[PDB]
Context: one part of a larger RNA, bound to proteins that are not shown
C1' cells in the first nucleotide's frame, strides 16, 4: 500500500459581541463584559537553559485547527558595579601532596603544604528612568581600603612563633519594637445624585520612604579593675595569656540603643494639568491622624529546661623575637588620588530545566492581601497579580465514564458491605469491659449552635432572660461511621522504583561466644596505609532471641567447639645399613632400610540461648475392604510446663455448645496432636495495626430492579489526521 477519511488533537477554568486589521480571520490587535486560580494558575531567587528578551519585519516548515499570531525564520539593537554573588582571603568532608612509606609494571599510601563551599569574612542606601539594563546607570547624600600632600606628629612599628577572640545543639519562653494589616463623622483629592430611598454623616482613592541633627522616649542587651607572686605553663620571649594570693560601696551604675518621637532636608505621594502619532510624553503635587492587630524579622551572644553533649581556619584583639628606627613612630584630621578579574538580558513548580513532543509527571530556597470561619500556611469567596489549559461548531440515540437524586425494602448483593452513603467543625453533659494505672477515650451516647433587644462580666467575646423566622441555624465549603469478639507481630518505625507493606525486616531488652590492644574483626600489589577507634572488656566484633510478665524440661551417642594425653600417628628432613652401575683403578655415580621427626586426625572427657535428636507400634465376626478403636513403647533420650482440629489436623464440614430461621467459616470447650512445645523461644499479655478473620448496630442503590436527571465522549459538519494487523 491496508487498516481509513477511521481513533484521536492532551485535564469539562467557557465564553459572547462590536471594532480593527488582512489576500484570506472562531484563532492576530483593541474595547466591553462574562469565567477560572489567588500559601497560587501571584512575585522573586539558585540550578539549568543559550539570546529563547527588546525592536522592525517574515510565513514555507515547526504550533495537533487556523492563523495575518507565535518561545518558529530574518535583520539591528539590549546586558554597565571599589559596596550585591564569585576571585585577587579563610578553612571542612573530600582531593591532592616535595620529601617519606608500599609495590611484577600502569600503580596504591601518605605529615606539613596546598586544592576544595554547600559554610567564616566583608565598605551602599533612598529615588528615577531605554522599547528591552539597574545596591551597576543617572540624582541625592554616606561608606571601604589603598597611595600621596598639609597640618595634629613627637618615639615606637610590633611576626612565619604566643595567647585572647572567631567558636556554634536541640525544646521552650518573658519583655520592647518594626514590617504589616485592620478600623474610623481624624486628615486630604475628586465627581455624581441613579431605580424607591440617601443628598451627606453616604460612595471612591490616598494617609510617609532615606539621610542628618535633636538634653525627647525607651524596652532589651552588653561588663570586672588592678596590684603582686609563683617557674614549672603557653619551645624561647613578653606590659599578653592561665594559675595562687591581696585589694576595689552589693541595691546598680558603668556601657549600648531594637524602635519611637520631634526638627530639619532629600525623594515619594492620589491626583491634577497640557500636548497628541493602531496612546503615550512633559510639568504639577494635597494630606500624612487617632485607636487596634502582629511574626520564624530585629533588640540579642537574652531567660529556664533537657541530653544524645552540639566543625575549622583567616580577618579581629593581644604580647615579645627578629628588625629598622629613635628630628618622623605609630595614631589622628582634611584635601587629592585610586577602584582589577568573571557574573547581571530573558525563561526559572515551567510551553524557555529533566522528562524522544508547546506532555495533566519531576524540580531546592524566599515572598505569599482581604472577609467569614476557635486558631491557621485548613476551607469558600475575593485583591493585587496571572489565566479560560492552540480544533471548532452542532446533536441530544445505544453503550462508556465522572456526577445528583430515588417509592417500598436494607446487605436478600457477594469470594468480601468492595464499591458508595450515614458520621462530621467547636460548646456542655456524659462514657464500659481491661490494665503496665499513662490508657483504652473523640470508647459509647445526648444535648447545644441562626437573628434581635435589655442585663452582667474581662476585651476581638461569652453568659443570663425574653422575643422573632425558616424545613432546616459547623444554614453553603473544609469535616470522625461505632462497637463485640479472635489470629499474628509488643509498640514509632522498615521493605520489593514498576503487580507483595505483610504476620518481612529493624527494633529496645535478653543470651552465647570471641577479643588484654600492633585486640578481635574487616578491605587491601603490601613487614604500606585505613577502618575498628585517637575507643580499652560497664569496650569491641561476630551469633541467634525480640517490650513487658510467668518460665524457658529430657538426650553429650553421631558432629562441632573447649579441654586432656600413656600410647597407635604422620610430611620435608636428620640419619644411611644395606643393593647396584662404571672405569684397572683412586674415584666419581643410581636406587635407597632402621632410628630420628611439627602441627592435624585416631582416642579421652567436657559441652545446647552449638548443629541437632525428643520414635517403631499391639488385635476386629467377612470377597485380597472405606466413618470408629483403648493404649503397652528399640539408637545418647523417648515430652518438665504451657498449648492443642491450631497461620500447625490427613481422615474433616471431627464432637458438643453457642450465634443465625437455616452457619463448610468463626467462638469455647474436648483429646482420638496423620505432622506443637520451650531463645529455630513456650504460653500469656495493657496499649498499638491503610494486618488477617467472624459477629452486631447505624446507613445505603450492593442487591429486589431499575428510573429519572446531569455533565465528558461515542453521533453529524467543516479543520488537521495516526495505530497494532495483512
Nucleotide at each position: 500500500a491496508u487498516g481509513a477519511g477511521u481513533a484521536a488533537c492532551g485535564a469539562u477554568a467557557a465564553a459572547a459581541g462590536a471594532a480593527g486589521u488582512g489576500a484570506g480571520a472562531a484563532u492576530c490587535u483593541u474595547c466591553u463584559u462574562c469565567g477560572c486560580c489567588g500559601u497560587a494558575a501571584g512575585g522573586a531567587c539558585a540550578a539549568g537553559g543559550g539570546u529563547u528578551c527588546c525592536u522592525g519585519g517574515g510565513g514555507a516548515a515547526g504550533g495537533g485547527u487556523c492563523g495575518u499570531c507565535c518561545g518558529c525564520c530574518c535583520a539591528g539593537g539590549g546586558a554597565a558595579a571599589g559596596u550585591c554573588g564569585g576571585g585577587a582571603c579563610c578553612u571542612a568532608a573530600g582531593g591532592u601532596g616535595a620529601g617519606g612509606c608500599c609495590g611484577a609494571a600502569c600503580g596504591g599510601c601518605g605529615c606539613a603544604g596546598c586544592c576544595g563551599a554547600u559554610g567564616g569574612a566583608c565598605a551602599g542606601c533612598a529615588g528615577g528612568u531605554c522599547a528591552a539594563g539597574a545596591u551597576u546607570c543617572c540624582u541625592g547624600c554616606a561608606c571601604c581600603g589603598a597611595u600621596c600632600a598639609u597640618g595634629u606628629g613627637g618615639a615606637g612599628u610590633g611576626a612565619u612563633g604566643g595567647a585572647g577572640g572567631g567558636a556554634c545543639g536541640c525544646a521552650u519562653u518573658a519583655c520592647g519594637c518594626u514590617a504589616u494589616c485592620c478600623a474610623a463623622u481624624g486628615c486630604c483629592a475628586a465627581g455624581c445624585u441613579a431605580u424607591g430611598g440617601c443628598u451627606a454623616u453616604g460612595c471612591u482613592g490616598g494617609u510617609u520612604g532615606g539621610u542628618a541633627c535633636g538634653c525627647u522616649c525607651a524596652a532589651g542587651g552588653g561588663c570586672g579593675a588592678u596590684c603582686g607572686g609563683g617557674u614549672c605553663a603557653g619551645a624561647a620571649a613578653a606590659u599578653c595569656u592561665a594559675c595562687c594570693g591581696g585589694u576595689c560601696a552589693c541595691a546598680u551604675g558603668c556601657c549600648u540603643c531594637a524602635g519611637a518621637c520631634g526638627u530639619a532636608u532629600c525623594g515619594g505621594g492620589a491626583g491634577c494639568u497640557u500636548c497628541c502619532u493602531c496612546g503615550g510624553a512633559a510639568g504639577c503635587g494635597a494630606a500624612g491622624u487617632u485607636g487596634g492587630a502582629a511574626a520564624c524579622g530585629c533588640g540579642a551572644c537574652g531567660g529556664u529546661g533537657c541530653c544524645a553533649a552540639g566543625a575549622a581556619a583567616a580577618g579581629c584583639u593581644u604580647c615579645u623575637a627578629a628588625a629598622c628606627g629613635u628630628u618622623g613612630a605609630a595614631a589622628c584630621a582634611u584635601g587629592a588620588u585610586u577602584g582589577c578579574c568573571c557574573g547581571u538580558a530573558c525563561c526559572g513548580c515551567a510551553a524557555a530545566c529533566c522528562g524522544a513532543c508547546a506532555c495533566a509527571g519531576g524540580u531546592g530556597u524566599c515572598c505569599g492581601a482581604g472577609u467569614g470561619u476557635c486558631a491557621a500556611u485548613g476551607c469558600a469567596c475575593u485583591a493585587a497579580g496571572g489565566c479560560g489549559c492552540g480544533c471548532g461548531a452542532g446533536a441530544g440515540a445505544a453503550c462508556c465514564c465522572u456526577c445528583g437524586u430515588u417509592a417500598a425494602g436494607g446487605a436478600a448483593c457477594u469470594u468480601u458491605g468492595c464499591a458508595a452513603u450515614c458520621u462530621c467543625a467547636c460548646c456542655c453533659c456524659g462514657u464500659a469491659a481491661c490494665u503496665u494505672c499513662g490508657g483504652a477515650a473523640g470508647a459509647a451516647g445526648g444535648g447545644g449552635u441562626c437573628c434581635c433587644c435589655a442585663c452582667g462580666c474581662u476585651u476581638c467575646g461569652c453568659g443570663u432572660g425574653g422575643g422573632g423566622c425558616g424545613c432546616a441555624g459547623u444554614g453553603a465549603a473544609u469535616a470522625g461511621g461505632c462497637c463485640c469478639a479472635g489470629g499474628c507481630g509488643a509498640c514509632u518505625g522498615u521493605u520489593u522504583a514498576c503487580c507483595a507493606a505483610a504476620a518481612u525486616c529493624a527494633c529496645a531488652g535478653c543470651a552465647c561466644u570471641c577479643u588484654g590492644c600492633c585486640a578481635a574483626c574487616a578491605c587491601g600489589a603490601a613487614c604500606a596505609g585505613u577502618g575498628g577507634a585517637c575507643g580499652u572488656a560497664u569496650a569491641g566484633g561476630g551469633u541467634g532471641u525480640g517490650a513487658c510478665g510467668c518460665c524457658u524440661g529430657c538426650c553429650c551417642g553421631g558432629u562441632g567447639c573447649c579441654g586432656g594425653a600413656a600410647g597407635g600417628u604422620c610430611a620435608a628432613g636428620u640419619g644411611g645399613a644395606g643393593c647396584g652401575g662404571u672405569g684397572c683403578a683412586a674415584g666419581c655415580u643410581g636406587c635407597g632400610a632402621a632410628a630420628u621427626g611439627a602441627a592435624g586426625c585416631c582416642c579421652c572427657g567436657g559441652u545446647g540461648a552449638a548443629c541437632g535428636g525428643c520414635g517403631g507400634c499391639c488385635g476386629u465376626a467377612a470377597c485380597u475392604a472405606u466413618a470408629a478403636c483403648g493404649g503397652u513403647c528399640c539408637u545418647a533420650a523417648g515430652g518438665u510446663a504451657g498449648c492443642g482440629a491450631a497461620a500447625u489436623u490427613c481422615c474433616u464440614u471431627g464432637u458438643c455448645g453457642g450465634g443465625u430461621a437455616a452457619g463448610u467459616u468463626c467462638c469455647g470447650a474436648c483429646c482420638u496432636g496423620c505432622a506443637c512445645g520451650a531463645a529455630a523461644g513456650g504460653c500469656g499479655u495493657a496499649a498499638c495495626g491503610a494486618u488477617c478473620u467472624g459477629g452486631g448496630c447505624g446507613c445505603u442503590g450492593u442487591c429486589u430492579c431499575a428510573a429519572c436527571g446531569a455533565g465528558g465522549g461515542a453521533c453529524u459538519c467543516g479543520g488537521u489526521g495516526a495505530a497494532a494487523u495483512u
The RNA (23S ribosomal RNA, nucleotides 1262 to 2017) from Deinococcus radiodurans has 726 modelled nucleotides. Crystals were grown from: HEPES, sodium hydroxide, magnesium chloride, ammonium chloride, 2-mercaptoethanol, spermidine, 2-ethyl-1, 3-hexanediol, ethanol. The entry also models magnesium ions. It holds a match to the Rfam family "Bacterial large subunit ribosomal RNA". The family is grouped with related families in Rfam's "LSU clan". The entry is indexed under protein synthesis, peptidyltransferase, ribozyme, ribonucleoprotein, ribosome. Among the 28 different proteins in the entry, which are not shown, are 50S ribosomal protein L6, 50S ribosomal protein L23 and 50S ribosomal protein L19. The 2015 paper behind the entry is "Crystallographic characterization of the ribosomal binding site and molecular mechanism of action of Hygromycin A". It was solved by X-ray crystallography to 2.9 angstrom. The PDB entry is titled "Crystal structure of the 50S ribosomal subunit from Deinococcus radiodurans". NCBI's taxonomy places the organism under Bacteria, Deinococcota, Deinococci, Deinococcales, Deinococcus.